An RNA structure (18S rRNA, nucleotides 1165 to 1869) from Homo sapiens, in which 692 nucleotides are resolved. The PDB entry is titled "mRNA decoding in human is kinetically and structurally distinct from bacteria (GA state)". Ions in the entry include potassium, magnesium and zinc. The entry has 80 different proteins, among them 40S ribosomal protein S8, 60S ribosomal protein L30 and uS9. An Rfam search finds the family "Eukaryotic small subunit ribosomal RNA" in it. The family has 90 seed sequences and 75,755 matches in Rfam 15.1. It was solved by electron microscopy to 2.64 angstroms. The sample was in a buffer at pH 7.5. Holm et al. published it in Nature in 2023: "mRNA decoding in human is kinetically and structurally distinct from bacteria".
Context: one part of a larger RNA, bound to proteins that are not shown
RNA sequence: GGGGGAGUAUGGUUGCAAAGCUGAAACUUAAAGGAAUUGACGGAAGGGCACCACCAGGAGUGGAGCCUGCGGCUUAAUUUGAC
RNA sequence: CAACACGGGAAACCUCACCCGGCCCGGACACGGACAGGAUUGACAGAUUGAUAGCUCUUUCUCGAUUCCGUGGGUGG
RNA sequence: GGUGCAUGGC
RNA sequence: GUUCUUAGUUGGUGGAGCGAUUUGUCUGGUUAAUUCCGAUAACGAACGAGACUCUGGCAUGCUAACUAGUUACGCGACCCCCGAGCGGUCGGCGUCCCCCAACUUCUUAGAGGGACAAGUGGCGUUCAGCCACCCGAGAUUGAGCAAUAACAGGUCUGUGAUGCCCUUAGAUGUCCGGGGCUGCACGCGCGCUACACUGACUGGCUCAGCGUGUGCCUACCCUACGCCGGCAGGCGCGGGUAACCCGUUGAACCCCAUUCGUGAUGGGGAUCGGGGAUUGCAAUUAUUCCCCAUGAACGAGGAAUUCCCAGUAAGUGCGGGUCAUAAGCUUGCGUUGAUUAAGUCCCUGCCCUUUGUACACACCGCCCGUCGCUACUACCGAUUGGAUGGUUUAGUGAGGCCCUCGGAUCGGCCCCGCCGGGGU
RNA sequence: GCCCUGGCGGAGCGCUGAGAAGACGGUCGAACUUGACUAUCUAGAGGAAGUAAAAGUCGUAACAAGGUUUC
RNA sequence: GUAGGUGAACCUGCGGAAGGAUCAUUA
Numbered sequence: 001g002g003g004g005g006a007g008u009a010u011g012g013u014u015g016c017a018a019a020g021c022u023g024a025a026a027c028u029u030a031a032a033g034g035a036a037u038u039g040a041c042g043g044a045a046g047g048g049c050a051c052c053a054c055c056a057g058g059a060g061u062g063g064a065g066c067c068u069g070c071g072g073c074u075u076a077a078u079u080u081g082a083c
Numbered sequence: 084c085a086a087c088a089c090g091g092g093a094a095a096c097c098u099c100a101c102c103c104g105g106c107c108c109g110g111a112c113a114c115g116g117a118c119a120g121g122a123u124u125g126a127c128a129g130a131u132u133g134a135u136a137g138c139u140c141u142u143u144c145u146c147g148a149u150u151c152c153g154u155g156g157g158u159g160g
Numbered sequence: 161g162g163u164g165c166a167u168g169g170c
Numbered sequence: 171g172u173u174c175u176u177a178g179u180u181g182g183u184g185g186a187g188c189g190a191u192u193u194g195u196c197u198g199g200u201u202a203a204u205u206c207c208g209a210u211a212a213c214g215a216a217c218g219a220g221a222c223u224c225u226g227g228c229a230u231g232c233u234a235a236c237u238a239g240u241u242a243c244g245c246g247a248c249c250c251c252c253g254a255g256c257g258g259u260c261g262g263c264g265u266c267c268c269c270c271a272a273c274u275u276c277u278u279a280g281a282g283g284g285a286c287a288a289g290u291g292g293c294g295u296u297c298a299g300c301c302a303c304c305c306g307a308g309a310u311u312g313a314g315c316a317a318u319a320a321c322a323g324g325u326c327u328g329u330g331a332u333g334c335c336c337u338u339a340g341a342u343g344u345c346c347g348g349g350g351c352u353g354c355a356c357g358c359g360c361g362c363u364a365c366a367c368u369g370a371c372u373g374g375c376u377c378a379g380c381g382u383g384u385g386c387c388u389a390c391c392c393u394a395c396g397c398c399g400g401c402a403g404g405c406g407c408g409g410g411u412a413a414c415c416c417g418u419u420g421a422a423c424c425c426c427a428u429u430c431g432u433g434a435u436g437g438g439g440a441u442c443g444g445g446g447a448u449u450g451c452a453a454u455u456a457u458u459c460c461c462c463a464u465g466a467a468c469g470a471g472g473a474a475u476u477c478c479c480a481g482u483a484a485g486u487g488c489g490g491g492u493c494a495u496a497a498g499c500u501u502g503c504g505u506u507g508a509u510u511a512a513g514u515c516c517c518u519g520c521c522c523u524u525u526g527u528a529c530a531c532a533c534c535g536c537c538c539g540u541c542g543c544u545a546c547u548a549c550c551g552a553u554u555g556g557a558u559g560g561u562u563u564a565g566u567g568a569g570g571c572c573c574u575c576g577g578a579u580c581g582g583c584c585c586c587g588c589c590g591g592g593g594u
Numbered sequence: 595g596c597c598c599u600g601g602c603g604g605a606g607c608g609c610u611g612a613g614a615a616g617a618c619g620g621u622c623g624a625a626c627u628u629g630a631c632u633a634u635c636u637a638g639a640g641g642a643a644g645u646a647a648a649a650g651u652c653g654u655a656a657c658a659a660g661g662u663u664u665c
Numbered sequence: 666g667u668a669g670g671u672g673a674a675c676c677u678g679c680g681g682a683a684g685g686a687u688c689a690u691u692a
Stems, first nucleotide, its partner, number of pairs: 002029003011022004038530002040527003044524007053514002057478005064363003068359004072354002080090002101349005107343001112155005122149001125144002128141003159337005167331001169325002171321003178217003182213002184193003196208001198207002222314003228283001232280004238274004242265004246260004289303005365471001369430002372427003383415001391410003395406004437468001443462005484506008533660001535657001538653002541650001544646004549641002553637001555636008564627003569622004574617002579612005585604005663683003666679005
Other pairs, nucleotide, nucleotide, family: 002031tWS005006cHS005026tHS006025tHH007008cHS007023tWS008024tWH009023tHS015017tHS015018tHS026547cSS036190tWS039532tSS041658tWS042661tSS044659cHS050515tWH051055tWH051056tWW053517cWS054516cWS056510cSS062473tHS063364cWW064467cSS066498tWS067088tWS067360cWW069087cSS069089tHS072355tWS074078tWW075077tHS076102cSS077349tSS078353tHS079092tWH082086cSS090092cWW093492cHS093496tWS094097tHS094098cWS095450tWS095494tWH099350tWW099351cWW100350tWW105134tWS105136tHS106344cWW108109cSS108339tWS108341tWH110157cSS111156tHS118148tWS119148tWS121147tWS121148tHS122147tHS122150tWS122151tWS123146cWW124145cWW127137cHH127142cWS131138cWS132134tHS137142tWW158338cWW163326tWW164168cWH166326tWH166332cWS174318tWW177218tSS178204tHS178317tSS181195tWH181214cWH182194tHS184211tWS187189tHS194213cHS197208tHS199298tSS200205cWW201203tHS203219cSS225311cWW227308cSS229231cHS229282cWH231281cWW234274tHS235274tHS236266tWS239276cWS240275cWS250255cWW251254cWW261418tWH268269cHS274276cHS277413cWS284307tWS285306tWS285308tWH286309cWW287309tWS294297tHS294298tHS295296cWS305309tWH306308tHS326332tWS338339cHS341343tHS365434cWS366369cSS366435tWH371428cWW377422tWH378504cSS379488tWS379503cSS380419cHH381417tWW383410tSS385390tWS388390tHS394407cWW399401tHS399402tHS409415cSS410412cSS412415tHS421487cSS421504tWS422486cSS422505tWS431432cHS434437tWS438467tHS439465tWS439466tHS440465tHS441464cWW448457cWH449453tWH449494cSS450452tHS479510tWS479511tWS480510tHH481482cHS481507tWS482508tWH483507tHS492497tWH497499tWH514516cHS526658cSS528656tWS528657cSS536656cWW537655cWS539673cSS540651cWW543647cWW551639tHS552638tHS563628cWW567624tHS568623tHS573618cWW576615tHS577613tWS577614tHS578613tHS584606cSS590591cWH590600cWS592593cWS598599tWS652672tWS653673tWS654655cHS658661cWH687689tHS
């Protein structure tokens, strides 16, 4: 002498107390666990790297008008894929 | 990120896949039925219709074995 | 027409 | 397409481990690189990387050119003074072939060449290499291709690629007509045009490169020139299946002059009315184009966020694709042309090694407890709870048995009175 | 009569034998009542656990230095 | 381990362990 239930309940005992010791059952479950391997991850370390990263900047986009695509709404239909 | 001027997707019709209506078989082949005394095709016109779709009714002609009906089985998307 | 979660290819 | 633009990946044999696996495929230096030097229980290899292909920059060397051109010459046109001159311009013409010039610089495209860290200096452990400089056109041009293993990534709406399934004549087949895909309180993405004077406008001047062009089906081409119209356009007439014609592709920004004048303005050009033309069988929901008018927001954009290092960004126009009509898209091309940087790992990620892990649908992982719901099991719990079984104190005590009694009843003997006979 | 005695009535009114019911006492002792102890089963307001159950609420304690190392 | 505290996992004090994130830090 599988993992739980549970060191729980209950009886005894010790204690000033907190608690200590002894210590089940019902029931539940097909894993729980050990060591090691390869990966992945790490708000671990070390060394490198990339303007789809940053720094220095440039030109911007986001604001507006419109074009065009997507959603939503509407529709007899506003065909459909892709987030 | 690796959807959103992407599907080469700038669609008047077509495209077209969606919607509303109307034609057609472009249903091979097989086996039956039917069938030249006609299996069946097309259609003037009037009506009908969105339509000069004979689509359908009337109305008859034309057609001539190619189809039509059924069953199996194809075909297309 | 549906299924790219049945696939091939791309 | 993406992981995944990084340097990564895998046998054979040998070594290690029971094994999954591992070493090879590495401490270090180096590289853009698992690229090399080296090290080495590994050895020898294989993919990827590199090499490679295309492109760009150079060649007064080479090979040729009337579908390329130069130069020279002749002819012609014009200019000025003779300051005539062998002057200046000419995309005017010829010197093709063919009688009347050469060449190949410019142009085309084809064979070679050229650059390799080769030379020098420094650094590096000599080494692989790195840095700087000379010479040089160039001392890293830009792309294509691209490993292993994967993703339930996209595509059945590319296919006469396809399983299964559904449908099939009142069809999800197919056709034709009409409509929709574009419908507009709204949210988002890529963009286009702006907010002006570093500009708009009016005119004038002057420079590209890529590239396409008349059709199997298939109608459908690129257009010079002349005339008409203010324009869009029309008509006629030609060239080109193209180094031949468009076309010397007279591009745009830009350049120079003009007007403007800080005013939503001569910025901006949205919306909208009127009209004309083109394509088409069909233009309304306005195809497209041109004209006159109308003249919106917008004065440089919050939080946030994209792309980018050299002929690059950005501006600017131009071909291709789509196209009967046809670019705010894309794909390519030139044109003008910078600021900043030669760094880093801080942010987002990537690769390698060590390390930790309870993760492996793999951190968008796994996982803990209260609380709330349902079910089941056990416990504590007032009730001096309840029931049954067992044992037992005390009290009562049936019945048996034992003892001490008791005496219902049943017998015998005995004593007679009498016939009854001997007690000899 | 010196009493073998076959019979009936007496009364022998004495002695003797057997002997049922019943009772005091003792013993064994069922059983019943009360109480005590013990075993098992079971009710219970309420209280407080555990376990199971595809898609509940709050946080994020542990697993990486789990973001405060864990125990 | 022990003790207190807090909706809940837990947090905090004191001593301990490494099953640690250190087998090592230099006269």